Entry title: THE CRYSTAL STRUCTURE OF A ZINC FINGER - RNA COMPLEX REVEALS TWO MODES OF MOLECULAR RECOGNITION. Solved structure of RNA from Xenopus laevis, 61 nucleotides shown. Crystals were grown from: 20% PEG 8000, 200MM KCL, 5MM MGCL2, 50MM MES, PH 5.6, 3MM DTT, 0.3MM ZNSO4. Ions in the entry include zinc and magnesium. Lu et al. published it in Nature in 2003: "Crystal Structure of a Zinc-Finger-RNA Complex Reveals Two Modes of Molecular Recognition". The structure was determined by X-ray crystallography at 3.1 angstrom resolution and released in 2003. It was solved together with TRANSCRIPTION FACTOR IIIA.
RNA sequence: GCCGGCCACACCUACGGGGCCUGGUUAGUACCUGGGAAACCUGGGAAUACCAGGUGCCGGC
Numbered sequence: 001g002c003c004g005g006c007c008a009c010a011c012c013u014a015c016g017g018g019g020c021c022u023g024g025u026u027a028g029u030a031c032c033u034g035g036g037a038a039a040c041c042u043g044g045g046a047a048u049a050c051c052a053g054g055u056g057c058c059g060g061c
Base pairs, nucleotide, nucleotide: 001061002060003059004058005057011018012017019055020054021053023051024050025049031044032043035040
Other pairs, nucleotide, nucleotide, family: 006056cWW008019tWS013016tWS022053cWS026048cWW027047tHH028029cHS028045tWS029046tWH030045tHS033042cWW034042cWS035041cWW036038tHS
C1' cells in the first nucleotide's frame, strides 16, 4: 500500500483549526415514571454551555 475487523481518535481543512472521541461541570438539575394531602421519597434522567487533553489500532497478501 490492498483488503478485511472495529465502525469518525479512522474524516475535512482557507492549514489557523473544524469535526469526532475522552474526562470533569452544567446536573442528580430541567424533566418524565410512579407513591404521596403535602414536605419530600422511589426509579430513570437530558439539553445547553464550559474547562481539560486525544486524534486510528488489529489480522491477511